[PDB]
RNA sequence: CCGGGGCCGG
RNA sequence: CCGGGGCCGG
Numbered sequence: 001c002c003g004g005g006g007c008c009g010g
Numbered sequence: 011c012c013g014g015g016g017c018c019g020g
Stems, first nucleotide, its partner, number of pairs: 001020004007014004
Other pairs, nucleotide, nucleotide, family: 005016cWH006015cWH
C1' cells in the first nucleotide's frame, strides 16, 4: 500500500 | 457511503 469479516459511531 | 476498532488475509 491492498483486501475480506463482523463491532461501534457519524 | 464515510470514520475508528479489534479480527484475519495479502